[PDB]
Context: one part of a larger RNA, bound to proteins that are not shown
RNA sequence: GAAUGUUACCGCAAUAGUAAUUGAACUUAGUACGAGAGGAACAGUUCAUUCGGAUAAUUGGUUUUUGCGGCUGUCUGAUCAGGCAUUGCCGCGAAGCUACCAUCCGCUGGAUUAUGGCUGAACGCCUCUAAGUCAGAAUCCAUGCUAGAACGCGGUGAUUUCUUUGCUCCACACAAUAUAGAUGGAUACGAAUAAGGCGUCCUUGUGGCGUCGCUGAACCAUAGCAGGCUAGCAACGGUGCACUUGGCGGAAAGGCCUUGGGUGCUUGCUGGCGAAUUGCAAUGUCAUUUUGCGUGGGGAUAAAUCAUUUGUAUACGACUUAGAUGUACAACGGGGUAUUGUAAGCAGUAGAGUAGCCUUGUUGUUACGAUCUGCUGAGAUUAAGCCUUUGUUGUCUGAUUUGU
Numbered sequence: 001g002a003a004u005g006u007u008a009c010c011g012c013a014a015u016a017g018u019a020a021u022u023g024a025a026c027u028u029a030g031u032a033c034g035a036g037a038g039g040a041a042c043a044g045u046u047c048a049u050u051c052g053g054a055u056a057a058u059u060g061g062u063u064u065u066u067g068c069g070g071c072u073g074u075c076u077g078a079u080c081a082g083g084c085a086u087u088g089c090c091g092c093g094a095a096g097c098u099a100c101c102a103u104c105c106g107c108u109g110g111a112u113u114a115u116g117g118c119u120g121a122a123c124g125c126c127u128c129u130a131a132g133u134c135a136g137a138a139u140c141c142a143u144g145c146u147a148g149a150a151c152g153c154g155g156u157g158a159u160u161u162c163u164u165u166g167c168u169c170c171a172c173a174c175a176a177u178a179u180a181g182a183u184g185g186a187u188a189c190g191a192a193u194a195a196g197g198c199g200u201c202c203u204u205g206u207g208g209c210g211u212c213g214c215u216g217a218a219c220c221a222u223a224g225c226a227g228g229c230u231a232g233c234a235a236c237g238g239u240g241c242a243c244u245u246g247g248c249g250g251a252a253a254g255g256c257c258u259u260g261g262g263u264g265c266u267u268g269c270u271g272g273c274g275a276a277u278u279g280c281a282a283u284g285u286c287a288u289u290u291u292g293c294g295u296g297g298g299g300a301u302a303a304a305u306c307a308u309u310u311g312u313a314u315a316c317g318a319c320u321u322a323g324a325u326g327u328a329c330a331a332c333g334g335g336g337u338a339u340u341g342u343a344a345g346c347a348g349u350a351g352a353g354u355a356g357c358c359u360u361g362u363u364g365u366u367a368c369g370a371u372c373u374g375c376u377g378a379g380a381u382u383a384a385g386c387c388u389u390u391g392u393u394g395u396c397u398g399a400u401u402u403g404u
Base pairs, nucleotide, nucleotide: 005159006158007157008156009155010154011153012152015147016146017145018144020050022048023047024046026044033038051106052105053104054103055102059099060098061097062096067092068091069090070089071088072085073084074083075082076081108142109141110140111139115135116134117133118132167299168298169297170296171295172294174292175291176290178288179287184220185219187218196212197211198210199209200208201207202205228273229272230271231270232269233268237266238265239264240263241262243260246257247256248255302402303401304400305399306398308322311319326396328395329394330393331392332391333389334388335387336386338381339380340379345375346374347373348372350371353368354367355366356365357364358361
Other pairs, nucleotide, nucleotide, family: 002150tHH013148tSS013149tHS014148tHS019051tWS021049cWW025045cWH027043tWS028042tHS029041tHH030031cHS030039tWS031040tWH032039tHS034036tHS034037tHS056098tHS056099tHH063093tWS063094tWH065093tWS095383tWS099101cSS107143cWW112137tWH114136tHS119129tWH119131tWS120130tHS121127tWH122123cHS122126tWH123125tHS129131cWH166300cWW167403cSS173293cWW177289cWW191196cWS192195cSS195213cWW223267tWS226286tWS242261cWW244259cWW245258cWW276277cWS307323cWW309321cWW310320cWW311313tHS313318cWS314317tWS337382cWW341377cSS341378tHS342376tSS343378tHS344376cHH351370tWS352369tWS382383tHS403404cHS
């Protein structure tokens, strides 16, 4: 990832896989045992080894956050601010990722093997075994966990008309389509088999009595132009067809039992009429699926995909989000959080000191001077996968496809 009418959501579980492992110490206990010496175990508790699955609150690592600061060389006249040094280097460094270098978690039921037993014969006894039967391993199968058959299944929501009158259901007309193979009926207890079914009775049982089997070779159905037309008799039965009454059925219920009336048929019995020439036989066509088309009667009036967008996702598909007027979305701005470490500029009666001036201070003056101090926990950056937002400004119908 095509097809299952479309589409969406919630599920089931066939099958396949499966996983936890081992030790120490405390205690039992210096106890059992042992003459001593020595010296256990079961229950309980705390940890640890090996493995596994996650996670990032903390700690550590990682640094193109090239976020902040510092430093060298050079270049932009100086300053400010930067470029280059193939990430120039150094310190810190959020976020993300990640580490037995971090933290968390890693289930309980049945059936068994070995073995130890019970009852108990064979074989008067005995015997775990022969028939039965109890317990029992790190075993097996389940619980649990992972995937979910892309040709396994279920429930549920919505299903496109004013939009080439499209869609669906129902009825009947004509077509096409094929048939793993109709040709009277799949005709419903359960259980046992060294036992049962049925009927009947009673003191209602693991009861008595009777009867049956020895196959369904049965039972039901079955006559009529592939089943016509029609007349009566008997009885108010059998049965089909729609309609209707009610109940039961969820394992895959889609069926079963009922109530009533109508409408036929009736071969239960008796009659009348018809069949031929398909020519001596040719399945001699009578069934049931699927899909169209047409007609006339109800019913309903959507989505998905692409494109855009998110990043709880991702090699690409896929996944998870959002978007036709909002408690919307976006871009900016603001606040918070966090990182770095105190920005630029101005000033100083800070500053090792040096050099000029005099109207010679002694917190004279001017010029230079790494650095220092103040404004200044300042300035800068802050989602790009941080949080929040009464602000500003915008945006909100493009394409394709899908029907039982």

The RNA (25S rRNA, nucleotides 2993 to 3396) from Saccharomyces cerevisiae has 404 modelled nucleotides.
The sample was in a buffer at pH 7.5.
Among the 77 different proteins in the entry, which are not shown, are 60S ribosomal protein L25, 60S ribosomal protein L27-A and 60S ribosomal protein L33-A.
Released in 2023, the model rests on electron microscopy data to a resolution of 2.62 angstroms.
The PDB entry is titled "Hypopseudouridylated yeast 80S bound with Taura syndrome virus (TSV) internal ribosome entry site (IRES), eEF2 and GDP, Structure II".
It holds a match to the Rfam family "Eukaryotic large subunit ribosomal RNA". Rfam 15.1 lists 107,465 matches to the family in 2,616 species.
Zhao et al. published it in Sci Adv in 2023: "Regulation of translation by ribosomal RNA pseudouridylation".